Molecule: tRNA
Organism: Giardia lamblia ATCC 50803
RNA sequence: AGCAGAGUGGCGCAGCGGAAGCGUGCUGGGCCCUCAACCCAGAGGUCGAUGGAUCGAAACCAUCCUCUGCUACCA
Repeated sequence: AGCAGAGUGGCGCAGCGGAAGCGUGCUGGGCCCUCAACCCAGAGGUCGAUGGAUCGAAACCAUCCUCUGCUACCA
RNA backbone atom coordinates (compact mmCIF):
# COMPACT_ATOMS: atom_id res chain seq x y z
O5' A A 1 -1.06 4.58 0.51
C5' A A 1 -0.66 3.32 1.06
C4' A A 1 -0.69 2.25 0.00
C3' A A 1 -1.93 1.37 0.00
O3' A A 1 -2.96 1.94 -0.79
C1' A A 1 0.00 0.00 0.00
P G A 2 -4.47 1.93 -0.26
O5' G A 2 -4.82 0.36 -0.13
C5' G A 2 -5.97 -0.04 0.68
C4' G A 2 -5.70 -1.38 1.31
C3' G A 2 -6.17 -1.55 2.76
O3' G A 2 -7.55 -1.91 2.91
C1' G A 2 -3.91 -2.13 2.64
P C A 3 -8.38 -1.50 4.26
O5' C A 3 -7.63 -2.30 5.41
C5' C A 3 -8.28 -3.32 6.19
C4' C A 3 -7.68 -3.38 7.57
C3' C A 3 -8.34 -2.48 8.60
O3' C A 3 -9.47 -3.08 9.21
C1' C A 3 -5.99 -2.21 8.70
P A A 4 -10.85 -2.29 9.26
O5' A A 4 -10.78 -1.50 10.63
C5' A A 4 -11.20 -2.12 11.86
C4' A A 4 -10.42 -1.53 13.02
C3' A A 4 -10.88 -0.16 13.49
O3' A A 4 -12.03 -0.18 14.34
C1' A A 4 -8.55 -0.13 13.24
P G A 5 -13.36 0.71 14.03
O5' G A 5 -13.13 2.06 14.88
C5' G A 5 -12.96 1.94 16.31
C4' G A 5 -11.94 2.95 16.76
C3' G A 5 -12.40 4.40 16.76
O3' G A 5 -13.07 4.72 17.97
C1' G A 5 -10.24 4.22 15.78
P A A 6 -14.58 5.22 17.92
O5' A A 6 -14.51 6.64 18.64
C5' A A 6 -14.80 7.84 17.91
C4' A A 6 -13.55 8.67 17.76
C3' A A 6 -13.74 10.03 17.10
O3' A A 6 -14.24 11.00 18.02
C1' A A 6 -11.82 8.98 16.21
P G A 7 -15.63 11.72 17.72
O5' G A 7 -15.25 13.28 17.60
C5' G A 7 -13.93 13.72 18.01
C4' G A 7 -13.23 14.35 16.84
C3' G A 7 -13.98 15.51 16.16
O3' G A 7 -13.25 16.73 16.27
C1' G A 7 -13.07 14.00 14.56
P U A 8 -13.67 17.81 17.36
O5' U A 8 -15.22 17.50 17.59
C5' U A 8 -16.23 18.24 16.89
C4' U A 8 -17.38 18.54 17.82
C3' U A 8 -16.99 19.09 19.18
O3' U A 8 -16.68 20.48 19.15
C1' U A 8 -18.63 17.42 19.46
P G A 9 -15.60 21.08 20.16
O5' G A 9 -15.90 22.66 20.14
C5' G A 9 -17.28 23.09 20.13
C4' G A 9 -17.42 24.38 20.90
C3' G A 9 -16.20 24.87 21.68
O3' G A 9 -16.24 26.29 21.69
C1' G A 9 -17.98 24.66 23.14
P G A 10 -15.52 27.10 20.53
O5' G A 10 -14.07 26.39 20.40
C5' G A 10 -12.95 27.16 19.91
C4' G A 10 -11.91 27.29 21.00
C3' G A 10 -11.60 26.02 21.80
O3' G A 10 -10.71 25.14 21.12
C1' G A 10 -11.80 27.88 23.26
P C A 11 -11.05 23.57 21.02
O5' C A 11 -9.94 22.90 21.94
C5' C A 11 -8.72 23.59 22.28
C4' C A 11 -8.28 23.17 23.66
C3' C A 11 -8.69 21.76 24.03
O3' C A 11 -7.77 20.80 23.53
C1' C A 11 -9.30 23.23 25.77
P G A 12 -8.28 19.63 22.57
O5' G A 12 -7.91 18.29 23.38
C5' G A 12 -8.98 17.41 23.82
C4' G A 12 -9.30 17.69 25.27
C3' G A 12 -10.05 16.58 26.00
O3' G A 12 -9.15 15.77 26.75
C1' G A 12 -11.03 18.75 26.44
P C A 13 -9.09 14.21 26.48
O5' C A 13 -10.23 14.00 25.38
C5' C A 13 -10.98 12.77 25.28
C4' C A 13 -12.28 12.89 26.03
C3' C A 13 -13.49 12.24 25.39
O3' C A 13 -13.57 10.84 25.60
C1' C A 13 -14.07 14.35 26.34
P A A 14 -14.39 9.92 24.57
O5' A A 14 -15.77 9.68 25.31
C5' A A 14 -16.98 10.34 24.88
C4' A A 14 -17.95 10.40 26.04
C3' A A 14 -19.38 9.97 25.74
O3' A A 14 -19.57 8.57 25.81
C1' A A 14 -19.42 12.03 26.87
P G A 15 -20.06 7.76 24.51
O5' G A 15 -21.58 8.26 24.27
C5' G A 15 -22.60 7.97 25.26
C4' G A 15 -23.65 9.06 25.20
C3' G A 15 -24.65 8.95 24.05
O3' G A 15 -25.97 8.63 24.48
C1' G A 15 -23.58 11.14 24.08
P C A 16 -26.51 7.12 24.44
O5' C A 16 -27.60 7.14 23.27
C5' C A 16 -27.93 8.35 22.56
C4' C A 16 -27.50 8.22 21.12
C3' C A 16 -27.58 6.82 20.54
O3' C A 16 -28.86 6.69 19.93
C1' C A 16 -25.56 7.95 19.87
P G A 17 -29.71 5.30 20.01
O5' G A 17 -30.95 5.51 19.00
C5' G A 17 -30.70 6.05 17.68
C4' G A 17 -31.25 7.46 17.63
C3' G A 17 -32.59 7.67 18.32
O3' G A 17 -32.73 9.06 18.61
C1' G A 17 -32.86 7.98 16.02
P G A 18 -32.84 9.62 20.15
O5' G A 18 -32.93 11.22 20.02
C5' G A 18 -33.57 11.76 18.84
C4' G A 18 -34.15 13.13 19.11
C3' G A 18 -34.37 13.53 20.57
O3' G A 18 -34.64 14.93 20.71
C1' G A 18 -36.43 12.92 19.58
P A A 19 -33.61 16.11 20.17
O5' A A 19 -33.96 17.36 21.09
C5' A A 19 -33.07 18.49 21.16
C4' A A 19 -32.55 18.64 22.57
C3' A A 19 -31.31 19.51 22.76
O3' A A 19 -31.58 20.91 22.79
C1' A A 19 -31.09 17.51 24.00
P A A 20 -30.46 21.96 22.31
O5' A A 20 -29.54 22.15 23.60
C5' A A 20 -28.11 21.98 23.53
C4' A A 20 -27.73 20.59 23.97
C3' A A 20 -26.41 20.44 24.72
O3' A A 20 -26.73 20.29 26.09
C1' A A 20 -26.44 19.02 22.80
P G A 21 -26.00 21.16 27.21
O5' G A 21 -26.30 20.37 28.58
C5' G A 21 -26.94 19.07 28.50
C4' G A 21 -25.92 18.00 28.82
C3' G A 21 -24.90 18.36 29.91
O3' G A 21 -25.33 17.95 31.20
C1' G A 21 -23.89 17.20 28.04
P C A 22 -25.16 18.93 32.44
O5' C A 22 -23.58 19.09 32.56
C5' C A 22 -22.96 19.35 33.83
C4' C A 22 -21.65 18.61 33.92
C3' C A 22 -20.41 19.48 34.06
O3' C A 22 -20.17 19.99 35.37
C1' C A 22 -20.01 17.84 32.42
P G A 23 -19.77 21.53 35.56
O5' G A 23 -18.17 21.50 35.73
C5' G A 23 -17.56 20.45 36.53
C4' G A 23 -16.18 20.18 36.00
C3' G A 23 -15.37 21.40 35.56
O3' G A 23 -14.83 22.16 36.63
C1' G A 23 -15.23 19.77 33.90
P U A 24 -15.11 23.73 36.70
O5' U A 24 -13.81 24.37 36.05
C5' U A 24 -12.51 23.80 36.28
C4' U A 24 -11.67 23.87 35.03
C3' U A 24 -11.52 25.25 34.42
O3' U A 24 -10.54 26.05 35.07
C1' U A 24 -12.06 23.71 32.72
P G A 25 -10.94 27.48 35.68
O5' G A 25 -11.05 28.45 34.39
C5' G A 25 -9.87 29.09 33.87
C4' G A 25 -9.92 29.07 32.36
C3' G A 25 -10.57 30.28 31.68
O3' G A 25 -9.62 31.31 31.41
C1' G A 25 -11.55 28.29 30.86
P C A 26 -10.07 32.85 31.46
O5' C A 26 -11.65 32.78 31.25
C5' C A 26 -12.25 33.25 30.03
C4' C A 26 -13.73 33.40 30.25
C3' C A 26 -14.12 34.29 31.41
O3' C A 26 -14.02 35.68 31.13
C1' C A 26 -15.36 32.29 31.52
P U A 27 -13.04 36.60 32.00
O5' U A 27 -13.81 36.73 33.39
C5' U A 27 -14.40 37.98 33.77
C4' U A 27 -15.86 37.99 33.42
C3' U A 27 -16.78 38.41 34.55
O3' U A 27 -16.96 39.82 34.45
C1' U A 27 -17.58 36.40 33.55
P G A 28 -17.32 40.65 35.75
O5' G A 28 -18.93 40.69 35.76
C5' G A 28 -19.60 40.68 37.03
C4' G A 28 -20.74 39.69 36.99
C3' G A 28 -21.23 39.18 38.34
O3' G A 28 -22.00 40.14 39.04
C1' G A 28 -20.97 37.36 36.90
P G A 29 -21.44 40.75 40.39
O5' G A 29 -22.50 40.25 41.49
C5' G A 29 -23.88 40.09 41.07
C4' G A 29 -24.40 38.76 41.54
C3' G A 29 -24.05 38.34 42.96
O3' G A 29 -24.72 39.10 43.97
C1' G A 29 -23.81 36.51 41.54
P G A 30 -23.88 39.85 45.15
O5' G A 30 -23.30 38.64 46.06
C5' G A 30 -24.01 38.26 47.26
C4' G A 30 -24.47 36.83 47.13
C3' G A 30 -24.08 35.89 48.27
O3' G A 30 -25.00 35.94 49.36
C1' G A 30 -23.42 34.93 46.24
P C A 31 -24.46 35.74 50.85
O5' C A 31 -23.47 34.50 50.71
C5' C A 31 -23.18 33.65 51.83
C4' C A 31 -21.69 33.58 52.03
C3' C A 31 -21.08 34.73 52.82
O3' C A 31 -21.31 34.65 54.22
C1' C A 31 -19.73 34.25 50.94
P C A 32 -21.96 35.90 54.98
O5' C A 32 -20.77 36.44 55.88
C5' C A 32 -19.95 35.55 56.65
C4' C A 32 -18.49 35.92 56.53
C3' C A 32 -18.13 37.34 56.89
O3' C A 32 -18.00 37.54 58.30
C1' C A 32 -17.02 36.74 54.90
P C A 33 -18.56 38.89 59.03
O5' C A 33 -17.77 40.08 58.33
C5' C A 33 -17.77 41.40 58.90
C4' C A 33 -16.45 42.08 58.63
C3' C A 33 -15.78 41.68 57.33
O3' C A 33 -16.25 42.50 56.25
C1' C A 33 -14.22 41.54 59.10
P U A 34 -16.63 41.86 54.80
O5' U A 34 -15.22 41.47 54.20
C5' U A 34 -14.49 42.42 53.40
C4' U A 34 -13.02 42.09 53.35
C3' U A 34 -12.62 40.95 52.45
O3' U A 34 -12.57 41.33 51.08
C1' U A 34 -11.40 40.83 54.47
P C A 35 -12.97 40.28 49.95
O5' C A 35 -11.83 39.17 50.05
C5' C A 35 -10.59 39.32 49.34
C4' C A 35 -9.55 38.34 49.86
C3' C A 35 -9.70 36.90 49.41
O3' C A 35 -9.43 36.62 48.04
C1' C A 35 -9.24 36.93 51.72
P A A 36 -10.40 35.67 47.13
O5' A A 36 -9.88 34.20 47.46
C5' A A 36 -8.50 33.85 47.26
C4' A A 36 -8.11 32.77 48.23
C3' A A 36 -8.74 31.41 47.98
O3' A A 36 -8.01 30.70 46.99
C1' A A 36 -8.91 31.95 50.28
P A A 37 -8.72 30.30 45.62
O5' A A 37 -10.21 29.97 46.07
C5' A A 37 -10.81 28.70 45.76
C4' A A 37 -10.87 27.84 46.99
C3' A A 37 -12.08 26.91 47.08
O3' A A 37 -11.83 25.68 46.43
C1' A A 37 -11.87 28.11 49.10
P C A 38 -12.73 25.24 45.18
O5' C A 38 -14.21 25.29 45.77
C5' C A 38 -14.69 24.26 46.64
C4' C A 38 -15.85 24.76 47.45
C3' C A 38 -17.11 25.05 46.65
O3' C A 38 -17.86 23.88 46.37
C1' C A 38 -16.69 26.86 48.10
P C A 39 -18.30 23.57 44.87
O5' C A 39 -19.80 24.08 44.82
C5' C A 39 -20.72 23.74 45.87
C4' C A 39 -21.66 24.89 46.13
C3' C A 39 -22.38 25.44 44.91
O3' C A 39 -23.47 24.65 44.47
C1' C A 39 -21.58 27.23 46.21
P C A 40 -23.53 24.16 42.95
O5' C A 40 -24.86 24.84 42.39
C5' C A 40 -25.74 25.58 43.26
C4' C A 40 -25.91 27.00 42.75
C3' C A 40 -26.02 27.15 41.25
O3' C A 40 -27.34 26.89 40.79
C1' C A 40 -24.70 28.90 42.21
P A A 41 -27.57 26.41 39.30
O5' A A 41 -28.12 27.72 38.57
C5' A A 41 -27.58 28.14 37.31
C4' A A 41 -27.53 29.65 37.25
C3' A A 41 -27.06 30.24 35.92
O3' A A 41 -28.16 30.47 35.05
C1' A A 41 -25.78 31.16 37.68
P G A 42 -28.20 29.77 33.62
O5' G A 42 -28.47 30.98 32.60
C5' G A 42 -28.28 32.33 33.07
C4' G A 42 -27.10 32.95 32.36
C3' G A 42 -26.59 32.23 31.11
O3' G A 42 -27.42 32.37 29.97
C1' G A 42 -24.78 33.04 32.40
P A A 43 -27.72 31.10 29.05
O5' A A 43 -26.53 31.12 27.99
C5' A A 43 -26.37 32.22 27.08
C4' A A 43 -24.91 32.40 26.74
C3' A A 43 -24.24 31.23 26.03
O3' A A 43 -24.46 31.21 24.63
C1' A A 43 -22.88 31.90 27.83
P G A 44 -24.84 29.84 23.90
O5' G A 44 -23.50 29.46 23.09
C5' G A 44 -22.56 30.50 22.74
C4' G A 44 -21.17 29.92 22.74
C3' G A 44 -21.07 28.46 22.29
O3' G A 44 -20.90 28.37 20.88
C1' G A 44 -19.97 28.73 24.38
P G A 45 -22.16 28.02 19.95
O5' G A 45 -21.51 27.56 18.55
C5' G A 45 -20.12 27.17 18.51
C4' G A 45 -20.04 25.68 18.28
C3' G A 45 -21.00 25.11 17.22
O3' G A 45 -20.33 24.67 16.05
C1' G A 45 -20.92 23.76 19.21
P U A 46 -20.54 25.45 14.65
O5' U A 46 -20.93 24.28 13.64
C5' U A 46 -22.30 24.01 13.31
C4' U A 46 -22.46 23.71 11.84
C3' U A 46 -22.12 22.29 11.40
O3' U A 46 -23.14 21.34 11.67
C1' U A 46 -21.27 23.87 9.83
P C A 47 -22.76 19.83 12.05
O5' C A 47 -21.33 19.98 12.74
C5' C A 47 -21.20 20.30 14.14
C4' C A 47 -20.21 19.38 14.80
C3' C A 47 -20.03 18.01 14.16
O3' C A 47 -18.75 17.49 14.48
C1' C A 47 -21.14 17.77 16.22
P G A 48 -18.04 16.43 13.51
O5' G A 48 -16.58 17.05 13.22
C5' G A 48 -16.46 18.45 12.87
C4' G A 48 -15.73 18.58 11.56
C3' G A 48 -16.59 18.53 10.30
O3' G A 48 -17.21 19.77 10.01
C1' G A 48 -14.70 17.18 10.01
P A A 49 -18.77 19.90 10.15
O5' A A 49 -19.20 20.46 8.72
C5' A A 49 -19.73 19.58 7.72
C4' A A 49 -18.88 19.66 6.47
C3' A A 49 -19.58 19.18 5.19
O3' A A 49 -20.03 20.31 4.45
C1' A A 49 -17.59 17.94 5.55
P U A 50 -21.59 20.53 4.24
O5' U A 50 -21.83 19.94 2.78
C5' U A 50 -22.71 18.82 2.61
C4' U A 50 -22.18 17.89 1.55
C3' U A 50 -23.15 16.79 1.14
O3' U A 50 -24.19 17.24 0.28
C1' U A 50 -21.09 15.80 1.67
P G A 51 -25.77 17.23 0.75
O5' G A 51 -26.40 15.92 0.06
C5' G A 51 -26.15 15.67 -1.35
C4' G A 51 -25.86 14.21 -1.54
C3' G A 51 -26.96 13.23 -1.12
O3' G A 51 -27.94 13.06 -2.14
C1' G A 51 -24.88 12.48 -0.29
P G A 52 -29.49 13.06 -1.75
O5' G A 52 -29.66 11.79 -0.78
C5' G A 52 -30.39 10.63 -1.26
C4' G A 52 -29.76 9.38 -0.71
C3' G A 52 -30.56 8.64 0.38
O3' G A 52 -31.46 7.67 -0.13
C1' G A 52 -28.34 8.98 1.12
P A A 53 -33.01 7.77 0.21
O5' A A 53 -33.12 7.13 1.67
C5' A A 53 -32.44 5.92 2.03
C4' A A 53 -32.37 5.82 3.53
C3' A A 53 -33.58 6.41 4.25
O3' A A 53 -34.64 5.46 4.34
C1' A A 53 -31.63 7.35 5.16
P U A 54 -36.10 5.75 3.66
O5' U A 54 -36.51 7.19 4.18
C5' U A 54 -37.68 7.37 4.99
C4' U A 54 -37.28 7.50 6.44
C3' U A 54 -38.02 8.57 7.23
O3' U A 54 -39.26 8.10 7.76
C1' U A 54 -35.70 8.81 7.59
P C A 55 -40.64 8.62 7.15
O5' C A 55 -40.49 10.21 7.19
C5' C A 55 -41.63 11.04 6.93
C4' C A 55 -41.67 12.18 7.92
C3' C A 55 -40.30 12.62 8.41
O3' C A 55 -39.70 13.57 7.53
C1' C A 55 -41.75 12.35 10.26
P G A 56 -38.18 13.38 7.01
O5' G A 56 -37.28 13.38 8.36
C5' G A 56 -36.74 14.64 8.83
C4' G A 56 -36.62 14.60 10.33
C3' G A 56 -35.28 14.13 10.89
O3' G A 56 -34.28 15.13 10.87
C1' G A 56 -37.08 13.20 12.13
P A A 57 -32.71 14.79 10.56
O5' A A 57 -32.04 14.82 12.01
C5' A A 57 -32.04 13.66 12.86
C4' A A 57 -30.63 13.17 13.08
C3' A A 57 -29.63 13.62 12.02
O3' A A 57 -28.39 13.87 12.66
C1' A A 57 -29.60 11.28 12.16
P A A 58 -27.94 15.38 12.94
O5' A A 58 -26.41 15.35 12.50
C5' A A 58 -25.43 16.18 13.15
C4' A A 58 -24.47 15.33 13.95
C3' A A 58 -24.66 13.82 13.85
O3' A A 58 -23.98 13.24 12.74
C1' A A 58 -24.33 14.47 16.12
P A A 59 -24.62 11.99 11.97
O5' A A 59 -24.71 10.86 13.09
C5' A A 59 -23.58 10.07 13.46
C4' A A 59 -23.82 9.39 14.80
C3' A A 59 -24.56 8.06 14.72
O3' A A 59 -24.12 7.15 15.73
C1' A A 59 -25.83 9.58 15.99
P C A 60 -23.53 5.68 15.36
O5' C A 60 -24.40 5.21 14.11
C5' C A 60 -25.40 4.20 14.25
C4' C A 60 -26.09 3.95 12.93
C3' C A 60 -25.21 3.89 11.70
O3' C A 60 -24.52 2.66 11.53
C1' C A 60 -27.23 5.05 11.21
P C A 61 -23.04 2.64 10.91
O5' C A 61 -23.30 2.73 9.34
C5' C A 61 -24.02 1.69 8.65
C4' C A 61 -24.53 2.20 7.32
C3' C A 61 -23.47 2.68 6.36
O3' C A 61 -22.87 1.59 5.68
C1' C A 61 -25.28 4.20 6.36
P A A 62 -21.38 1.72 5.16
O5' A A 62 -21.57 1.80 3.59
C5' A A 62 -20.47 2.17 2.74
C4' A A 62 -20.92 3.16 1.70
C3' A A 62 -19.91 4.25 1.37
O3' A A 62 -18.86 3.78 0.53
C1' A A 62 -22.02 5.23 1.68
P U A 63 -17.35 4.01 0.99
O5' U A 63 -16.86 5.18 0.03
C5' U A 63 -17.55 5.45 -1.20
C4' U A 63 -17.58 6.94 -1.45
C3' U A 63 -16.32 7.67 -1.03
O3' U A 63 -15.25 7.55 -1.96
C1' U A 63 -18.21 8.88 -0.30
P C A 64 -13.72 7.28 -1.47
O5' C A 64 -13.28 8.67 -0.84
C5' C A 64 -13.05 9.80 -1.70
C4' C A 64 -13.22 11.08 -0.92
C3' C A 64 -12.14 11.38 0.10
O3' C A 64 -10.96 11.90 -0.50
C1' C A 64 -14.26 11.87 1.02
P C A 65 -9.47 11.53 0.04
O5' C A 65 -9.18 12.66 1.12
C5' C A 65 -9.33 14.04 0.77
C4' C A 65 -9.52 14.88 2.00
C3' C A 65 -8.55 14.61 3.13
O3' C A 65 -7.26 15.17 2.93
C1' C A 65 -10.73 14.89 4.00
P U A 66 -5.97 14.31 3.30
O5' U A 66 -5.79 14.56 4.87
C5' U A 66 -5.69 15.89 5.40
C4' U A 66 -6.22 15.93 6.82
C3' U A 66 -5.37 15.20 7.85
O3' U A 66 -4.40 16.09 8.37
C1' U A 66 -7.70 14.75 8.18
P C A 67 -2.87 15.65 8.43
O5' C A 67 -2.94 14.21 9.10
C5' C A 67 -2.13 13.90 10.25
C4' C A 67 -2.98 13.84 11.50
C3' C A 67 -2.75 12.64 12.39
O3' C A 67 -1.68 12.86 13.30
C1' C A 67 -5.07 12.89 12.02
P U A 68 -0.38 11.94 13.23
O5' U A 68 -0.42 11.14 14.61
C5' U A 68 -1.40 11.46 15.61
C4' U A 68 -2.16 10.21 16.00
C3' U A 68 -1.42 8.90 15.81
O3' U A 68 -0.45 8.68 16.83
C1' U A 68 -3.68 8.67 15.14
P G A 69 0.90 7.83 16.56
O5' G A 69 0.38 6.32 16.36
C5' G A 69 1.02 5.25 17.10
C4' G A 69 0.01 4.15 17.35
C3' G A 69 0.23 2.85 16.57
O3' G A 69 1.13 1.98 17.24
C1' G A 69 -2.02 3.54 16.34
P C A 70 2.29 1.27 16.41
O5' C A 70 1.50 0.22 15.51
C5' C A 70 1.07 -1.03 16.06
C4' C A 70 0.64 -1.96 14.95
C3' C A 70 1.60 -2.09 13.78
O3' C A 70 2.70 -2.96 14.03
C1' C A 70 -0.62 -1.87 12.98
P U A 71 4.19 -2.67 13.43
O5' U A 71 4.07 -3.11 11.90
C5' U A 71 4.20 -4.49 11.52
C4' U A 71 3.64 -4.71 10.14
C3' U A 71 4.49 -4.21 8.99
O3' U A 71 5.54 -5.12 8.65
C1' U A 71 2.24 -3.57 8.64
P A A 72 7.03 -4.57 8.48
O5' A A 72 7.65 -5.55 7.39
C5' A A 72 7.73 -6.96 7.63
C4' A A 72 6.92 -7.73 6.61
C3' A A 72 7.69 -8.18 5.37
O3' A A 72 7.47 -9.57 5.11
C1' A A 72 5.80 -6.89 4.74
P C A 73 8.23 -10.68 5.99
O5' C A 73 8.39 -11.90 5.00
C5' C A 73 8.37 -13.25 5.50
C4' C A 73 8.71 -14.22 4.40
C3' C A 73 9.53 -13.63 3.25
O3' C A 73 10.87 -14.10 3.27
C1' C A 73 7.34 -14.24 2.51
P C A 74 12.07 -13.15 3.80
O5' C A 74 13.29 -14.16 3.97
C5' C A 74 14.03 -14.19 5.20
C4' C A 74 14.65 -15.55 5.41
C3' C A 74 15.28 -16.18 4.17
O3' C A 74 16.60 -15.73 3.92
C1' C A 74 13.89 -17.77 5.22
P A A 75 17.03 -15.32 2.44
O5' A A 75 16.84 -16.67 1.62
C5' A A 75 17.73 -17.79 1.79
C4' A A 75 17.14 -19.03 1.18
C3' A A 75 17.27 -19.15 -0.33
O3' A A 75 18.56 -19.60 -0.72
C1' A A 75 15.13 -19.92 0.42